[PDB]
RNA sequence: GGGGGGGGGGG
RNA sequence: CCCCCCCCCCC
Repeated sequence: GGGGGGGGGGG
Repeated sequence: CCCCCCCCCCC
C1' cells in the first nucleotide's frame, strides 16, 4: 500500500 | 451506503 471483516466518529 | 480513523486476517 492492496483485498476482506469488525469497531469508532460524522453524514 | 458514503467519508475518515483504529484493530484483526491475508498478500

Notes:
An RNA: 22 nucleotides with solved positions. The PDB entry is titled "CRYSTAL STRUCTURE OF AN 18 BASE PAIR COPY CONTROL RELATED RNA DUPLEX". Method: X-ray diffraction, resolution 1.2 angstrom. The entry became public in 1999. The entry also models ammonium ions. The entry is indexed under A-RNA STRUCTURE, RIBONUCLEIC ACID, RNA. Klosterman et al. published it in Biochemistry in 1999: "Crystal structures of two plasmid copy control related RNA duplexes: An 18 base pair duplex at 1.20 A resolution and a 19 base pair duplex at 1.55 A resolution".